[PDB]
Context: bound to proteins that are not shown
RNA sequence: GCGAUGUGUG
DNA sequence: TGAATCTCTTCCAGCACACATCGGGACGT
DNA sequence: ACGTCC
DNA sequence: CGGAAGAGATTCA
Numbered sequence: 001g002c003g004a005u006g007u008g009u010g
Numbered sequence: 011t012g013a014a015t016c017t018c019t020t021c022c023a024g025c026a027c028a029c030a031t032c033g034g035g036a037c038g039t
Numbered sequence: 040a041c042g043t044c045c
Numbered sequence: 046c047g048g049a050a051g052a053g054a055t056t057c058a
Stems, first nucleotide, its partner, number of pairs: 002033009014055002019050004034045006
C1' cells in the first nucleotide's frame, strides 16, 4: 500500500 | 434565396462490502 | 544477468 | 444505447 480483471455478498 | 430534418459524436448508465490473481520485454558487456 | 532501450 | 446538440444538406422559393 496502486490499479486493473474476476467471483460472491446485502 | 432559409428553415426544417437527417447524420454523426460526445457523455452517462445505483450503493456498500468481502476475497482471489497479477502487474513489459528486448538487446550491448 | 546488468544495464539501457522501444 | 437512448438522448441530445452540432453541422451538413435538402427542400421553398